[PDB]
Context: bound to proteins that are not shown
RNA sequence: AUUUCUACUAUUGUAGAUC
RNA sequence: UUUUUUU
Repeated sequence: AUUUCUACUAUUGUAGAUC
Repeated sequence: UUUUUUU
RNA backbone atom coordinates (compact mmCIF):
# COMPACT_ATOMS: atom_id res chain seq x y z
C1' A A 1 0.00 0.00 0.00
C1' U A 2 -6.92 0.31 1.15
C1' U A 3 -14.21 0.97 -2.02
C1' U A 4 -13.45 4.19 2.47
C1' C A 5 -12.02 4.93 7.75
C1' U A 6 -8.39 3.84 11.73
C1' A A 7 -3.64 1.44 13.39
C1' C A 8 0.10 -0.54 10.68
C1' U A 9 3.82 -3.69 7.96
C1' A A 10 7.00 -3.37 3.32
C1' U A 11 4.35 -9.46 3.67
C1' U A 12 2.50 -8.56 -5.06
C1' G A 13 0.20 -6.38 1.68
C1' U A 14 -1.95 -7.32 7.42
C1' A A 15 -6.00 -6.62 11.35
C1' G A 16 -10.60 -4.82 12.90
C1' A A 17 -14.85 -1.60 11.19
C1' U A 18 -17.90 -0.31 6.98
C1' C A 19 -25.57 2.98 4.41
C1' U B 1 -53.52 16.77 -5.67
C1' U B 2 -55.47 21.70 -4.63
C1' U B 3 -57.56 25.44 -0.89
C1' U B 4 -57.67 33.21 0.61
C1' U B 5 -57.95 36.65 4.33
C1' U B 6 -57.69 36.07 9.41
C1' U B 7 -54.77 35.09 15.78

The RNA has 26 modelled nucleotides. Protein in the same entry: OrfB_Zn_ribbon domain-containing protein. It comes from the structure "Structure of Cas12a2 binary complex". The sample was in a buffer at pH 7.5. Method: electron microscopy, resolution 3.2 A. The entry became public in 2023.